Primary citation: Gabdulkhakov et al., Acta Crystallogr.,Sect.D (2013), "Revisiting the Haloarcula marismortui 50S ribosomal subunit model".
This is an experimental structure of RNA (23S Ribosomal RNA, nucleotides 1366 to 2058) from Haloarcula marismortui, with 690 nucleotides shown.
Ions in the entry include magnesium, potassium, sodium, chloride and cadmium.
It was solved by X-ray crystallography to 2.4 angstrom.
Entry title: The re-refined crystal structure of the Haloarcula marismortui large ribosomal subunit at 2.4 Angstrom resolution: more complete structure of the L7/L12 and L1 stalk, L5 and LX proteins.
Among the 31 different proteins in the entry, which are not shown, are 50S ribosomal protein L3P, 50S ribosomal protein L37Ae and 50S ribosomal protein L23P.
It holds a match to the Rfam family "Archaeal large subunit ribosomal RNA". Clan: LSU clan.
[PDB]
Context: one part of a larger RNA, bound to proteins that are not shown
RNA sequence: CAUAGUAGCAGCGAUAGUCGGGUGAGAACCCCGACGGCCUAAUGGAUAAGGGUUCCUCAGCACUGCUGAUCAGCUGAGGGUUAGCCGGUCCUAAGUCUCACCGCAACUCGACUGAGACGAAAUGGGAAACAGGUUAAUAUUCCUGUGCCAUCAUGCAGUGAAAGUUGACGCCCUGGGGUCGAUCACGCCGGGCAUUCGCCCGGUCGAACCGUCCAACUCCGUGGAAGCCGUAAUGGCAGGAAGCGGACGAACGGCGGCAUAGGGAAACGUGAUUCAACCUGGGGCCCAUGAAAAGACGAGCAUGAUGUCCGUACCGAGAACCGACACAGGUGUCCAUGGCGGCGAAAGCCAAGGCCUGUCGGGAGCAACCAACGUUAGGGAAUUCGGCAAGUUAGUCCCGUACCUUCGGAAGAAGGGAUGCCUGCUCCGGAACGGAGCAGGUCGCAGUGACUCGGAAGCUCGGACUGUCUAGUAACAACAUAGGUGACCGCAAAUCCGCAAGGACUCGUACGGUCACUGAAUCCUGCCCAGUGCAGGUAUCUGAACACCUCGUACAAGAGGACGAAGGACCUGUCAACGGCGGGGGU
RNA sequence: UAUGACCCUCUUAAGGUAGCGUAGUACCUUGCCGCAUCAGUAGCGGCUUGCAUGAAUGGAUUAACCAGAGCUUCACUGUCCCAACGUUGGGCCCGGUGAACUG
Numbered sequence: 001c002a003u004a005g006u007a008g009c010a011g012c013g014a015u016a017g018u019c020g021g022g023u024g025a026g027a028a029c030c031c032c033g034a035c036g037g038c039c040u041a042a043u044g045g046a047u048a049a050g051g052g053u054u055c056c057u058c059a060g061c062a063c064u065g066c067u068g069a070u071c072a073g074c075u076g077a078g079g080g081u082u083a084g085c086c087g088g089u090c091c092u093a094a095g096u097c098u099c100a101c102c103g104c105a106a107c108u109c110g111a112c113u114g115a116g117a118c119g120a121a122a123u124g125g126g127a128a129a130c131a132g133g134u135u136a137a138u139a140u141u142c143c144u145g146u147g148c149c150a151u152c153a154u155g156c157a158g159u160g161a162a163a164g165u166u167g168a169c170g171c172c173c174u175g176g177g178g179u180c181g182a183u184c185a186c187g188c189c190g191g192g193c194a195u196u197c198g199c200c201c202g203g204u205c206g207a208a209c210c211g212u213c214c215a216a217c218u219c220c221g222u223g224g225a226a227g228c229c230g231u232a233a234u235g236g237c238a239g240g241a242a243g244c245g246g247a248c249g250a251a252c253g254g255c256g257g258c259a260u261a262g263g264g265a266a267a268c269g270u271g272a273u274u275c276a277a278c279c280u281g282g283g284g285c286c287c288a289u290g291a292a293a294a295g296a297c298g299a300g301c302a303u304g305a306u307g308u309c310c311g312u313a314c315c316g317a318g319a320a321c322c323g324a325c326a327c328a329g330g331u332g333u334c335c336a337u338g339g340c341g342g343c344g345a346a347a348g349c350c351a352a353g354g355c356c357u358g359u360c361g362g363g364a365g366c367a368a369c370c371a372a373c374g375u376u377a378g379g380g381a382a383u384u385c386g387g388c389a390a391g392u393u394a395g396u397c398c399c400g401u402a403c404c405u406u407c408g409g410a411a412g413a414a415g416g417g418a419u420g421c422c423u424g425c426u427c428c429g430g431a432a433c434g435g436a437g438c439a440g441g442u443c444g445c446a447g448u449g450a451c452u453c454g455g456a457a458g459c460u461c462g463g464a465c466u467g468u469c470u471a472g473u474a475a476c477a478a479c480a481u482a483g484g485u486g487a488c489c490g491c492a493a494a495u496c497c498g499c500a501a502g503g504a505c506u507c508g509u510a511c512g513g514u515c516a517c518u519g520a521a522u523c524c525u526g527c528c529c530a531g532u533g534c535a536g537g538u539a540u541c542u543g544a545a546c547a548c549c550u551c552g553u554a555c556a557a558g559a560g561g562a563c564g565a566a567g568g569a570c571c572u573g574u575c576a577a578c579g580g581c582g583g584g585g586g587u
Numbered sequence: 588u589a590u591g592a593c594c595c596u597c598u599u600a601a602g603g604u605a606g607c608g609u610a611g612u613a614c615c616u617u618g619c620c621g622c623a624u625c626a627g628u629a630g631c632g633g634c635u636u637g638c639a640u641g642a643a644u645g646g647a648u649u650a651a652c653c654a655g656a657g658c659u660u661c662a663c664u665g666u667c668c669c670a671a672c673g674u675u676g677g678g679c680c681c682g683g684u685g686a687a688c689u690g
Stems, first nucleotide, its partner, number of pairs: 001690002008684002017035006036356004044335004050315002054313001055079006064072002084148002086311003090125002095118006102110002129146005149307008164297003170285008181274006187204006205262001209257005218247005227237003263268001286290001321330002338350003360682004369677008378668002382666001387663001395419005404409001406520001420442009443447001455661007462653002467479002483518007495504003522647003526581003531578002533574005540569003548561004582597004606640001607637001618634005
């Protein structure tokens, strides 16, 4: 340079826009309105880490943006984060470091011991804050109002003060109390619809805190049960049941204040049911036993003073994090109480809230071909390695249910019937806007009408089962498992780590650890110890070095001898040790 | 005297018991007989001299369980006979953006 004005800018259960207008040199995608859609554990709200200024404002379009751009997470400038009460800070966790000691040739290295320190920002423990208002951008931080805690000083009280309680705790089931929310009924306020009905939507508010009330548990007095008392259930009692009286004693709850505070355009609310939160009980389980420390209470009141330091913007993701990217991937917590639905935190539909940025458009009944789908007469697995793919079945209630079996299962076996709406009712229950039925009427091809939602049966093999695995072509019959078995070891042990100083097992002790094999249950598990391995024994044989004896050498090298460890030979034990279980012959 | 029995020998200690068996182990092999099908190297049952089964190298067997391997039946159906039509996104034309492989 060709490739080439070619591939991609379609594909994902989120198919998203259109008409009119605004601004501008310029508008499909920047903004306004309407209409039409998308997201419902999220595409909404709050955040952790991480990012680091991306936040807000103004001015821009050379760069970035899957097209364009007047827009912007881009470019340039400027601005923005306010705390006694939210976090950090303090405490301790698994652990970690420092110093001392010791080791090491040595150290920036190393285990113990001792001392000290570090180690938790959502999500361990923990002194104390609410409501309203405000900015372009911060707010439990600023402003207004109110409350609260700690320390210190002063005064009054006390002079009790450390015992105890708390902090402080697992898993499963469950009762009671109870707020928000949701719903019902009935008022009031405002809105919507309305050629008919009178229905439909929203609101009806108000905190921390101070005061007060108390159910459960526990206890006391009375009482006097010899079958009573009580529960959802277990349970309780002459060792004193019920009943009666009392002591102690909850809620983020009720009630009063706070409040002619605040908020609302207005009204500015009464009752109920079900009841997240929060409070408080009862039961069950463990070859499993479910932190610690700081701190708080115990331990009064009033008036003052002090309360420093660090964090605080924003995103938190189909464009602010990690993945080279504005990447269809990856990435923790809380909102599990918005309506209909229904068993449901399911589907489907719809609020609140968010979005039209899972960001290129325009045109052609838009051909072939491809992705992902729908329907397909008759036949019905003929397809194919193989029903691969697709389809069938489906919710709930009644009937009914085989072989086999470890008696638990098999089982939703199989098979059969029912299922809507409307009118009037019955039963359970305190009641539900809870549940179970009855009679009558009645429409459709079809009543789990969409959605949600098993196809079924038999024979064989393997592994008993739940579990594990080749992050990225293997999920299986492989690994694990309980169960079975064998081996080592009495703890100054067996087994294992370290060069050492030392260390794991071990806050352990044979009903324990370690080291292996087999792999639930059931019926069983034969013969072989020659080889190999392990272990025990061993008269004799073999068996090194030091010391000893002889020779040699003024010494030494060296040669030999005696003695004899473990080990070996040899003997024995042992196969749920490695493994083996034939050839050829009588009957 | 069904499986099989007992005594031996040799190697090298023993000489395969209970079982299971053409096996996920069987060369011969599509073994033989039967079931099933129009037709079945498959599957299942029986036989079984096992090229080269066998007892915690665990043997046999087994209810329950399984995205495990093989086979049969009913139901179902565009898997097939044999293909058609339709739906959505592309593909094709237009504006804008604009690579790579390879030579």